[PDB]
RNA sequence: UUUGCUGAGGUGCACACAGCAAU
RNA sequence: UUUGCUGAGGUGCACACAGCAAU
Numbered sequence: 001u002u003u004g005c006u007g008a009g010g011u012g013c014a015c016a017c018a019g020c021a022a023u
Numbered sequence: 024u025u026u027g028c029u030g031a032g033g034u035g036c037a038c039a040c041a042g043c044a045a046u
Base pairs, nucleotide, nucleotide: 004020005019006018007017010038011037012036013035014034015033025045026044027043028042029041030040
């Protein structure tokens, strides 16, 4: 050095926090 | 029209919308 879903309160992206799942 | 200024729901930005200004 791990993506993915979810985690409703305009939308999206990114951060962040949570639980999750693969030897 | 345009520009602006606001606007709690983890944080930022960007659109969105709403309100109130300037012109």
The RNA (HIV-1 DIS(Mal)UU RNA) has 46 modelled nucleotides. Sample source: HIV-1(Mal) sequence with U265 and U287 mutations. Crystallisation conditions: Isopropanol, magnesium chloride, spermine, cacodylate, pH 7.0, VAPOR DIFFUSION, HANGING DROP, temperature 295K. The depositors describe the entry as "HIV-1(MAL) RNA Dimerization Initiation Site". Ennifar et al. published it in Nat.Struct.Biol. in 2001: "Crystal structures of coaxially stacked kissing complexes of the HIV-1 RNA dimerization initiation site". Released in 2001, the model rests on X-ray crystallography data to a resolution of 3.1 angstroms.